An RNA structure (thi-box riboswitch), in which 83 nucleotides are resolved. Released in 2006, the model rests on X-ray crystallography data to a resolution of 3 angstroms. Crystallisation conditions: growth: 29% PEG 2000, 0.2 M NH4Cl, 8 mM CaCl2, 0.2 mM Na2WO4, 50 mM cacodylate pH 6.0; 0.25 mM BzTP, 0.25 mM spermine, 1.5 mM MgCl2, 50 mM KCl; cryo: above with 15% w/v sucrose; 600 x 70 x 70 um xtal, VAPOR DIFFUSION, HANGING DROP, temperature 295K, pH 6.00. Keywords: RNA; riboswitch; Benfotiamine, RNA. Edwards and Ferre-D'Amare published it in Structure in 2006: "Crystal Structures of the Thi-Box Riboswitch Bound to Thiamine Pyrophosphate Analogs Reveal Adaptive RNA-Small Molecule Recognition".
RNA sequence: GCGACUCGGGGUGCCCUUCUGCGUGAAGGCUGAGAAAUACCCGUAUCACCUGAUCUGGAUAAUGCCAGCGUAGGGAAGUCGCA
Numbered sequence: 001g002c003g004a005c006u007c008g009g010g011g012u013g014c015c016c017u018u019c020u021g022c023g024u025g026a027a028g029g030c031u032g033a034g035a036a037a038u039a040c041c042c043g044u045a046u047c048a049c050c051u052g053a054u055c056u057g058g059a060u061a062a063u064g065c066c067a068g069c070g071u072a073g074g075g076a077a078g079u080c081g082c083a
């Protein structure tokens, strides 16, 4: 360095689309690794995640949907293995 195991950290939004209301998300639809998941991603840190963000430029039915910010500040470690 990488792999594995244990322990642990993190995000779940946007919409419900010709008999309606209003809830609603069961289910469903949209991007995504994942939108409660037999999960997914991440663990020292320039690719988990939070903050800045009430920002910025482009888009969608709508939405952090896209790109920018992002070597920004914060953010969770131990063990075994590698003939």
Base pairs, nucleotide, nucleotide: 001082002081003080004079005078006077007043008042009041010040012037013030014029015028049074050073051072055068056067057066058065
Source information
It is bound to s-benzoylthiamine o-monophosphate (BFT). It holds a match to the Rfam family "TPP riboswitch aptamer (THI element)". Its family is annotated with thiamine pyrophosphate binding in the Gene Ontology. Rfam describes the family as follows. Vitamin B(1) in its active form thiamin pyrophosphate (TPP) is an essential coenzyme that is synthesised by coupling of pyrimidine and thiazole moieties in bacteria. The previously detected thiamin-regulatory element, thi box was extended, resulting in a new, highly conserved RNA secondary structure, the THI element, which is widely distributed in eubacteria and also occurs in some archaea.